[PDB]
RNA sequence: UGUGCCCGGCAUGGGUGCAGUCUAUAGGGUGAGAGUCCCGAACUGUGAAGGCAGAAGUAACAGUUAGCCUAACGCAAGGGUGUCCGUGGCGACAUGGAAUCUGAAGGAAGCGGACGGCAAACCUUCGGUCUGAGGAACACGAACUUCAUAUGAGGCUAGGUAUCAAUGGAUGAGUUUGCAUAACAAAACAAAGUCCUUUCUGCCAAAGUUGGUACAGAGUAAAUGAAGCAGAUUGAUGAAGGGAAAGACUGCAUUCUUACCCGGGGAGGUCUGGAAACAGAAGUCAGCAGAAGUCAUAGUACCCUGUUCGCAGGGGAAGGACGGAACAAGUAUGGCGUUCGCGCCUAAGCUUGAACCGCCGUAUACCGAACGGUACGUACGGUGGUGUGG
RNA sequence: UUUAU
Numbered sequence: 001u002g003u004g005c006c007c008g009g010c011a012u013g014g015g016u017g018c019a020g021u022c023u024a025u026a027g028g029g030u031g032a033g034a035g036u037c038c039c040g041a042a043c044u045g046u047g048a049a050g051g052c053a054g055a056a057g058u059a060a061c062a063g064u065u066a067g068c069c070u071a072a073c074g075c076a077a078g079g080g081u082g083u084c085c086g087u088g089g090c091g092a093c094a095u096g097g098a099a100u101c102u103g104a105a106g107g108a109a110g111c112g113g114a115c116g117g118c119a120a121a122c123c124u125u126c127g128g129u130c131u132g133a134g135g136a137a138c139a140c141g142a143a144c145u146u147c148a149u150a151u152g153a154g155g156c157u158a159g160g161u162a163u164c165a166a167u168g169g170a171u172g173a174g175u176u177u178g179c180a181u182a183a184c185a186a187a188a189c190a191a192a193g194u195c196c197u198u199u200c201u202g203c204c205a206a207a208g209u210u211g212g213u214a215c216a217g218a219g220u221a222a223a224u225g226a227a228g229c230a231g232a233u234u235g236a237u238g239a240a241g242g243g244a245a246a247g248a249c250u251g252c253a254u255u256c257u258u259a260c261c262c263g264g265g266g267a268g269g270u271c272u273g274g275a276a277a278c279a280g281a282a283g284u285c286a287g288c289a290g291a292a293g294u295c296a297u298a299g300u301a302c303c304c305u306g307u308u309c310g311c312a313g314g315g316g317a318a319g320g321a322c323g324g325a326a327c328a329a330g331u332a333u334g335g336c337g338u339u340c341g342c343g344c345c346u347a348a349g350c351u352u353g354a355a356c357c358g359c360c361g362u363a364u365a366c367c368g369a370a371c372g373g374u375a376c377g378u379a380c381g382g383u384g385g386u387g388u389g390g
Numbered sequence: 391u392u393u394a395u
Stems, first nucleotide, its partner, number of pairs: 002260001003106001005265005010107001013256011027039003042064005050204007067118003073112003078102004083098006122242006128233005134140001144228005154179001155220003160215001162213001165210003168196004174189004180395004266285001270281004293322003297319001302315003327353005334345003355386010365374003
C1' cells in the first nucleotide's frame, strides 16, 4: 500500500456575450438618482476590569443582504479479498450470494447534510503569512545577495535570579505548544486599528496569571536561523481613511477544459484443454543510465483534407520484451610532472548502475489560499543527491 | 492527541 495505458465522447467545471429579476433586519431618510450615503425598531447570538467557579443577559459588537460554500455524519454506482456457498465449464475461469475491506487529494464530473466559513469598483495607509529550488543548505544548476550553524546556530519545556511593566469583555489575522515536516482539535499567547465601562452568589488573595528585554545554568534534535531587497496573498488573510463604486441569480447563446464517468481497443508475457495443430481464460499500464533500431496488436483503430455514398490522398495509438548510441562511478597493461616517495591527466578495453529522496517550469486536476501533500499528483520538460548488490 | 507525507 485501492486506482493510474491508448483512441474516441460528453460539462454537471471555467470563461465570455445578450436578456430578465434582484441587493444590506423590518422600516425610514438624503438626494435628479441609492445596491453604494445616513437613520433604524426588533429577533437571534456573543457578553464585560484581581483570580477561579456559577448565575444574569445590562453597554457594546455581530447575524438576520441579493447570494455562494461547507465539517461531522448519512446514503451510495462501483472496486478488492489465498475465506465460504449456489449456478455454468474437462479446465484456466465466469456469474450471483455471504463475510469483510473499500468507495481516496486527480469525472457515479456521486447524492444528501450543514458545526461552520464567505459575499461589492477603485484609490491611499497600516498588520500577518508565504515565495525568490534542491544541497551541513557547498559543488552542480534556468533557479535572489550577505551572514551564522553538529565545535550543536536557533527553537521550545520545568526551574532560578534581576529589572521596570502589564492585567475586563468584544472585534481578530497570526504565533507557539520541549523540536523530521505539515494539517486538525485543545490550550497559552497575539499584530495593526477599533468599541463599551452592568447585576448577583461561593471559594482564594502581600493572591493568580501573562509579556518582554538582560545575565548563571538543566532538559530536550530526522537543521535550519537572521537581515536585506523584491514579489504573492478571493482560505473572498487582519484593520484604518476615502469613494453615487458595483455585486448576485436565472434563462438563452457562445467558448475553453477535465485521471475514478460513457464507448472502443489489448500487443508481448502468463495460464487452461490438447500429443500437436488448434481452441480457450485471466490479464496489462507511474520517473530514477536508455538514443537508433527489433517482434506483435497494426499501418488496424484513430486524426486532417477531397462526394463520383463498401471512393481514393497525407499522418498515425496502447502493455512487455530484445537491443545498447550516449551518460554516471571505479580502473593505466596509456601518458605528463617528479624532491625517487609518488602527484596529476586520459578511459579504447574492462566492471557496475537493483531499488529510492525529491525539487523546479509549462499544461491540467485536487485536498487544505499558502504551507504540506495527491506514485517526484499526472503529462511534457529542467536538475541534484542516496546506493543494494560490487 | 488524532491525521498525512